[PDB]
Keywords: HYDROLASE-RNA COMPLEX, FERREDOXIN-LIKE.
An RNA structure, in which 19 nucleotides are resolved.
Context: bound to proteins that are not shown
RNA sequence: UCCCCACGCGUGUGGGGAU
Repeated sequence: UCCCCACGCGUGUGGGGAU
C1' cells in the first nucleotide's frame, strides 16, 4: 500500500463498500 463513515483508543481502533 482502492474508496467511504465515526473518533479528544492514532508505533491507530471500530464500521461499511448489491438492488
The entry also contains CSE3, not shown here. Entry title: Structure B of CRISPR endoribonuclease Cse3 bound to 19 nt RNA. Crystals were grown from: 0.1 M SODIUM ACETATE, PH 5.0 4% PEG (W/V) 6000. Sashital et al. published it in Nat.Struct.Mol.Biol. in 2011: "An RNA-Induced Conformational Change Required for Crispr RNA Cleavage by the Endoribonuclease Cse3".